An RNA with a sequence from Hepatitis b virus: 27 nucleotides with solved positions. NMR data were recorded at pH 7 and 298 K. Entry title: Solution structure of the apical stem-loop of the human hepatitis B virus encapsidation signal. Keywords: HBV, RDC, RNA, PSEUDO TRILOOP. The 2006 paper behind the entry is "Solution structure of the apical stem-loop of the human hepatitis B virus encapsidation signal". Released in 2006, the model rests on solution NMR data. The source organism's lineage runs through Viruses, Riboviria, Blubervirales, Hepadnaviridae and Orthohepadnavirus hominoidei.

C1' cells in the first nucleotide's frame, strides 16, 4: 500500500455510487 469481512448515512450517480464507521482477520 492492497484484499475480505461486517455496519452505516447522504447524494442521487439510483448505486457497485459515495465517503466514512468497526476495529477483526488476510496478503
Nucleotide at each position: 500500500g492492497g484484499c475480505c469481512u461486517c455496519c452505516a448515512a447522504g447524494c442521487u450517480g439510483u448505486g457497485c455510487c459515495u465517503u466514512g464507521g468497526g476495529u477483526g482477520g488476510c496478503c